[PDB]
RNA sequence: GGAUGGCGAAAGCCAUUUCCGCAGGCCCCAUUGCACUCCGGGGUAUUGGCGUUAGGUGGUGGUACGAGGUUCGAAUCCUCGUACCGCAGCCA
Numbered sequence: 001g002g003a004u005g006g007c008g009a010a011a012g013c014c015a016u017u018u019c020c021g022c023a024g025g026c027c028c029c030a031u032u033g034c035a036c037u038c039c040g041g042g043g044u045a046u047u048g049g050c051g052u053u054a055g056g057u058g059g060u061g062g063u064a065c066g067a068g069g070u071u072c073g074a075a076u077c078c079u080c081g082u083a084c085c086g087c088a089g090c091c092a
Base pairs, nucleotide, nucleotide: 002017003016004015005014006013007012020051021050022049025044026043027042028041029040055091056090057089059087061085062084063083064082065081066080067079068078069077
Other pairs, nucleotide, nucleotide, family: 001019cWW008010tHS008011tHS021054tWS023048cWW023092tWS058088cWS060086cWW070076cWW071073tHS
C1' cells in the first nucleotide's frame, strides 16, 4: 500500500488482517560484460521494521526551525541544538 472499521469538516491519526509488496538470508536462469546517476528475471523463507529512492544506526554537506549571548531590537555575528533532502560508512 489492499480490505474491513473507528476518530475528524478536512488535513491527518489509530486498530484488525491465514490479502499483496520492500531492504537484509537462501536458490534457479541468464550474463565474461570498459564503468563512473541507478537499473535483468523467477522461485522461496518471510519474527520484527517499513509502504514503493518501502529496515536499523550513526558520520559530513544542504534547506527550515529553535535556544542562549550579541544588540536599542535583530532577519547581523558568536555558541549549542531539533527536523528534513542528498552524499559516503557500519550492521540486518